[PDB]
Annotation: The RNA has 38 modelled nucleotides. Crystallisation conditions: 12 MG/ML, 1.2 TIMES MOLAR RATIO OF 19-MER DSRNA, 4 MM ADP, 2 MM ALF3 AND 0.1 M HEPES PH 7.5, 5% (V/V) ISO-PROPANOL AND 10% (W/V) PEG 4000. Protein in the same entry: RETINOIC ACID INDUCIBLE PROTEIN I. The PDB entry is titled "Structure of duck RIG-I helicase domain bound to 19-mer dsRNA and ATP transition state analogue".
Context: bound to proteins that are not shown
RNA sequence: GCAUGCGACCUCUGUUUGA
RNA sequence: UCAAACAGAGGUCGCAUGC
Numbered sequence: 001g002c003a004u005g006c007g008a009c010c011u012c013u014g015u016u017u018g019a
Numbered sequence: 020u021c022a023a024a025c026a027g028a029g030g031u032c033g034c035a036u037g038c
Base pairs, nucleotide, nucleotide: 001038002037003036004035005034006033007032008031009030010029011028012027014025015024016023017022
Other pairs, nucleotide, nucleotide, family: 013026cWW018021cWW
């Protein structure tokens, strides 16, 4: 340098119950 | 609209390992 597993984070789109 | 839960698609990052 590159890959992968794993973790954090965020987004979109929908389903649930709530208020 | 808010909150909470589940799931499908995506963005970023950190660690470890492998080449």

The structure was determined by X-ray diffraction at 3.7 angstrom resolution and released in 2011.